The PDB entry is titled "The crystal structure of HIV-1 Rev Response Element Stem-Loop II in complex with a Fab". Shown are 72 nucleotides from a PDB entry: RNA (Rev Response Element) with a sequence from Human immunodeficiency virus 1. The organism belongs to Lentivirus humimdef1, within Viruses. Ions in the entry include phosphate and magnesium. Protein in the same entry: BL3-6 Fab heavy chain and BL3-6 Fab light chain. Crystallisation conditions: 0.2 M Sodium acetate trihydrate pH 7.0, 20% PEG 3350. Released in 2025, the model rests on X-ray diffraction data to a resolution of 2.42 angstrom.
[PDB]
RNA sequence: GGCACUAUGGGCGCAGCGUCAAUGACGCUGACGGUACAGGCCAGACAAGAAACACUUGUCUGAUAUAGUGCC
Numbered sequence: 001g002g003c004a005c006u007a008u009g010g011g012c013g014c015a016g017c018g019u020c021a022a023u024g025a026c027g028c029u030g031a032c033g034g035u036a037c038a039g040g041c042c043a044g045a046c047a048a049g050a051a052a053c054a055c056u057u058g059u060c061u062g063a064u065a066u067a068g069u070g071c072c
Stems, first nucleotide, its partner, number of pairs: 001072008009032001011041002014030007042062008
């Protein structure tokens, strides 16, 4: 990396707690956790912009996902 199976708190749940370019994320612990949604945020890839990244604007994907397991 692929294939099948299992399960799923938004990708972002609450509340504290720590790190970082903090109207963000990341890690901890605690408590809680019937649904659906909707914005918004965010992440990832990409396009164009004098442009490999970053920035701006836009596009696509976030259950067609992501963890686990089994197998090749």